The RNA with a sequence from Homo sapiens has 56 modelled nucleotides. The source organism's lineage runs through Eukaryota, Gnathostomata, Teleostomi, Homininae and Homo. The entry also contains Schlafen family member 11, not shown here. The depositors describe the entry as "SLFN11 WT dimer bound to tRNA-Leu-TAA (post-cleavage state)". The entry is indexed under tRNA, endoribonuclease activity, dimeric, HYDROLASE. Primary citation: Kugler et al., Nat Commun (2024), "Phosphorylation-mediated conformational change regulates human SLFN11". The entry also models zinc, manganese(II) and magnesium ions. It holds a match to the Rfam family "tRNA". Rfam links the family to the GO term triplet codon-amino acid adaptor activity. The literature on the family includes a 1993 paper in Trends Biochem Sci by Hou, "The tertiary structure of tRNA and the development of the genetic code".
[PDB]
Context: bound to proteins that are not shown
RNA sequence: CAGGAUGGCCGAGUGG
RNA sequence: AAGGC
RNA sequence: AAUGGAC
RNA sequence: GUCCGCGUGGGUUCGAACCCCACU
RNA sequence: CCUG
Numbered sequence: 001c002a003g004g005a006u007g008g009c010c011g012a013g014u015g016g
Numbered sequence: 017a018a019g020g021c
Numbered sequence: 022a023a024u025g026g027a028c
Numbered sequence: 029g030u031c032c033g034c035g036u037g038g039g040u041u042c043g044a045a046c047c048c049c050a051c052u
Numbered sequence: 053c054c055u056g
Stems, first nucleotide, its partner, number of pairs: 001056005008021003016042001025032004035051005
Other pairs, nucleotide, nucleotide, family: 006012tWH006017tWS007011tWH011018tHS012017cWS013034tWW015041tWS015043tWS040044tWH041043tHS
């Protein structure tokens, strides 16, 4: 300076 | 609030 | 068939 | 059927798990 | 609070 945190568990989801 | 367990 | 909760 | 809830507390938004901020 |  970056990247994370989801429901019993693993995980999908970045404005209907 | 998918799907799967 | 459901599988957060208050009303 | 309205609201709250996607780490916690807030904010913007007509609408937030999704964007912004603080905190853990 | 966690990871690089």